An RNA, together with DNA: 54 nucleotides with solved positions. The structure was determined by X-ray diffraction at 3.35 angstrom resolution and released in 2020. The 2020 paper behind the entry is "RNA extension drives a stepwise displacement of an initiation-factor structural module in initial transcription". Entry title: Mycobacterium tuberculosis initial transcription complex comprising sigma H and 5'-OH RNA of 10 nt. Crystals were grown from: 0.08 M magnesium acetate, 0.05 M sodium cacodylated pH 6.5, 15% PEG 400. The entry has 5 different proteins, among them ECF RNA polymerase sigma factor SigH, DNA-directed RNA polymerase subunit beta' and DNA-directed RNA polymerase subunit omega. The entry is indexed under TRANSCRIPTION.

Context: bound to proteins that are not shown
RNA sequence: UCACCCUCGA
DNA sequence: TTGTGGGAGCTGTCACGGATGCA
DNA sequence: TGCATCCGTGAGTCGAGGGTG
Numbered sequence: 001u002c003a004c005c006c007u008c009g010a
Numbered sequence: 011t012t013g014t015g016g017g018a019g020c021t022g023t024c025a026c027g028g029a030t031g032c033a
Numbered sequence: 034t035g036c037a038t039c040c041g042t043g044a045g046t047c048g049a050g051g052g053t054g
Base pairs, nucleotide, nucleotide: 002054003053004052005051006050007049008048009047010046023044024043025042026041027040029038030037033034
Other pairs, nucleotide, nucleotide, family: 028039cWS031036cWW032035cWW033035cWS
């Protein structure tokens, strides 16, 4: 690579 | 295939149109 | 059997990194 979640960038 | 035994989280969202379902 | 109420739908774009199931 699939799905979540989190924290960020304009 | 024994002797017993009632779950985890949430909601601190809002607006709108329409079908559901109550009385 | 007129109307309140409950249900379903919708709610910006594009980037980066991490973790765990």